Method: X-ray crystallography, resolution 1.88 A. The entry became public in 2023. An RNA: 26 nucleotides with solved positions.

RNA sequence: UUCUGCUGCUGAA
RNA sequence: UUCUGCUGCUGAA
Numbered sequence: 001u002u003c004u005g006c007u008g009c010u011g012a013a
Numbered sequence: 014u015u016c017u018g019c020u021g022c023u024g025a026a
Stems, first nucleotide, its partner, number of pairs: 001026003005022002008019002011016003
Other pairs, nucleotide, nucleotide, family: 004023cWW010017cWW
């Protein structure tokens, strides 16, 4: 730096 | 339910 998993604060529909 | 923004705990490369 890119990405799987789990997840927080919001906003649009 | 889908999605923009910001972000947490990890793991692979």